[PDB]
């Protein structure tokens, strides 16, 4: 050269879908039902390679209580698979193929 790695959590966004609200047709004794996401959207789900912010880990200082630092880099193609009421840049998955560019640990 090359491998295996490559931490959680919140708040959001690109996005996604349609349990609920809404909207739209129908239908309703006047509440409501019943369909639709090739319905904008609230609620919802949401990124390794988006953005914030906190734990946590790893360093060096310590008066021993906490301070301050790092927490890097990720390029280019396809396929199938799940979980949710149903999808997705969620999960399998930084996966599989290219490709040795970039950069952090460990053989």
């Nucleotide at each position: 050269g090359g491998a295996a790695a490559g931490u959680g959590u919140g708040u959001c966004u690109a996005g996604g879908g349609u349990u609920c609200c809404g909207c739209g047709u129908g239908c309703u004794u006047c509440g409501g039902c019943a369909c639709g996401g090739a319905c904008u959207g609230g609620u919802c789900c949401a990124a390794g390679u988006g953005a914030c912010a906190c734990a946590g880990a790893c360093g060096c200082a310590u008066u021993c209580g906490u301070g301050c630092g790092u927490u890097a880099c990720a390029c280019c193609g396809g396929a199938g698979g799940g979980a949710u009421a149903g999808a997705a840049g969620c999960c399998c998955a930084g996966g599989c193929g290219g490709g040795u560019a970039g950069g952090u640990u460990u053989c």